Notes:
This is an experimental structure of RNA (tRNA) from Escherichia coli, with 76 nucleotides shown. Rfam match: tRNA. It is annotated as a transfer RNA. Rfam 15.1 lists 5,335,975 matches to the family in 14,413 species. The family is grouped with related families in Rfam's "tRNA clan". Taxonomically the source falls in Escherichia (Bacteria, Pseudomonadati, Gammaproteobacteria, Enterobacterales). Ions in the entry include magnesium, zinc and sodium. The PDB entry is titled "E. coli pre-elongation complex without an A-site tRNA with EQ2-EttA in Hydrolytic 1 conformation". The 2023 paper behind the entry is "Cryo-EM studies of the four E. coli paralogs establish ABCF proteins as master plumbers of the peptidyl-transferase center of the ribosome".
RNA sequence: GGGUGAUUAGCUCAGCUGGGAGAGCACCUCCCUAACAAGGAGGGGGUCGGCGGUUCGAUCCCGUCAUCACCCACCA
Numbered sequence: 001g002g003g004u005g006a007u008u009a010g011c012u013c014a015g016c017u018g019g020g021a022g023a024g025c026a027c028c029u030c031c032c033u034a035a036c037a038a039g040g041a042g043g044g045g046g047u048c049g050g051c052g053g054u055u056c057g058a059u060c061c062c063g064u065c066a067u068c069a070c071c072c073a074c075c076a
Base pairs, nucleotide, nucleotide: 001072002071003070004069005068006067007066010025011024012023013022027043028042029041030040031039050064
Other pairs, nucleotide, nucleotide, family: 008014tWH008021tWS009010cHS009023tHH015048tWW018019cSS021046tWS022046tWH026044cWW032038tWW033035tHS053062cSS
C1' cells in the first nucleotide's frame, strides 16, 4: 500500500430477508455448613460498535467510518 472477517450481558459465545434477547459462568439474596467450598432455591444485566440509509421491522438487510484480527505485497 491492497483485500477479507469480526464487534451481541462483567467474561466466552449463540441468535429467524422481523418479532423485550438467549446459554454456561460471573454477579444478588436466601437455604445447607461451626465457618467456607461444593450442592439446592429463587433474581437481575444489553451502545446488539457508532449518527447513516430501500423497510410493516432493521440484530441479523443499508454505504460507511472506529477498533482488532487475519491475508497478500509476485516478475522487479